An RNA structure, together with DNA, in which 64 nucleotides are resolved. Bound small molecules: diphosphomethylphosphonic acid adenosyl ester (APC). Among the 14 different proteins in the entry, which are not shown, are Transcription elongation factor 1 homolog, RNA polymerase subunit ABC10-alpha and RNA polymerase II subunit B32. The PDB entry is titled "RNA Polymerase II elongation complex bound with Spt5 KOW5 and Elf1".

[PDB]
Context: bound to proteins that are not shown
DNA sequence: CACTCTACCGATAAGCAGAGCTACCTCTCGAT
DNA sequence: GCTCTGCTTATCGGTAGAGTG
C1' cells in the first nucleotide's frame, strides 16, 4: 500500500 | 507684432493577454 | 467560454515658443 487522469453517480 | 512650424506632455481610446468560475462525499477504468 | 478589471500602445490635440514676415 501507488501516481496521473477519465467517466459515472450521492446531499 | 500677427503668423506658422513643429518639441512636448495630458488625455484618450485600444488592444490584448491573463485570472477566476460551490462545498464535501462514492465507484469503476486506463495509462505510467 | 464566458464575464470582468488592470495594463500596456497608439492616437489625439494641445498648447506652447521659435523662427518667420
Ligand atoms: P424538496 O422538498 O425535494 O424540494 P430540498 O431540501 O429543497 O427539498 P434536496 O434534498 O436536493 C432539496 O437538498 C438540496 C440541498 O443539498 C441543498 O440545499 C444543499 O444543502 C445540498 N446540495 C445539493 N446539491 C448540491 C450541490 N450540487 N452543491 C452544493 N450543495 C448541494
Nucleotide at each position: 500500500u501507488a501516481u496521473c487522469g477519465a467517466g459515472a453517480g450521492g446531499u